[PDB]
RNA sequence: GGGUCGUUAGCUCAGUUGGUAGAGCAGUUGACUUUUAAUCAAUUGGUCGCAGGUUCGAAUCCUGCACGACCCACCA
Numbered sequence: 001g002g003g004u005c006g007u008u009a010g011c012u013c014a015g016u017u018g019g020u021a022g023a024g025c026a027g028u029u030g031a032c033u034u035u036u037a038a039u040c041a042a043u044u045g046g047u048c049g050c051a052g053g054u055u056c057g058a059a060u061c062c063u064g065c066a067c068g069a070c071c072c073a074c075c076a
Base pairs, nucleotide, nucleotide: 001072002071003070004069005068006067007066010025011024012023013022019056027043028042029041030040049065050064051063052062053061
């Protein structure tokens, strides 16, 4: 210098020709016990990285910017 891929809850990750975003553990509350640790039951919560575009509608498809990782780069 040229390519390809990924940003989603406090942490780690799902989302099937585009139509109302959830799984586990963390946190909170009740039960149990002389009081805890463990066990059982319920339960809140998000700038889907930012901006423009296509569409009756975009977390999802197309382009630009920011941060990150991985590939490719005389010759006889």
Background:
The PDB entry is titled "Elongating E. coli 70S ribosome containing deacylated tRNA(iMet) in the P-site and AAA mRNA codon with cognate dipeptidyl-tRNA(Lys) in the A-site". The RNA (Dipeptidyl A-site tRNA(Lys)) from Escherichia coli K-12 has 76 modelled nucleotides. The 2023 paper behind the entry is "Modulation of translational decoding by m 6 A modification of mRNA". Rfam match: tRNA. From the family's description: Transfer RNA (tRNA) molecules are approximately 80 nucleotides in length. Their secondary structure includes four short double-helical elements and three loops (D, anti-codon, and T loops). Further hydrogen bonds mediate the characteristic L-shaped molecular structure. tRNAs have two regions of fundamental functional importance: the anti-codon, which is responsible for specific mRNA codon recognition, and the 3' end, to which the tRNAs corresponding amino acid is attached (by aminoacyl-tRNA synthetases). tRNAs cope with the degeneracy of the genetic code in two manners: having more than one tRNA (with a specific anti-codon) for a particular amino acid; and 'wobble' base-pairing, i.e. permitting non-standard base-pairing at the 3rd anti-codon position. Its Rfam clan is "tRNA clan". On this family, see Hou, Trends Biochem Sci 1993: "The tertiary structure of tRNA and the development of the genetic code". The reconstruction used 103,992 particles. The source organism's lineage runs through Bacteria, Pseudomonadati, Pseudomonadota, Gammaproteobacteria and Escherichia coli.